[PDB]
RNA sequence: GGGGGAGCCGAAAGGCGAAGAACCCA
Numbered sequence: 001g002g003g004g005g006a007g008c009c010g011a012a013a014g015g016c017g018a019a020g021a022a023c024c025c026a
Base pairs, nucleotide, nucleotide: 001025002024003023007016008015009014
């Protein structure tokens, strides 16, 4: 640079996240 598109962190409580989470390609 191009996709993907709602998950991610955490023992829990919590928190982050379409104003873009995983993840894929280069």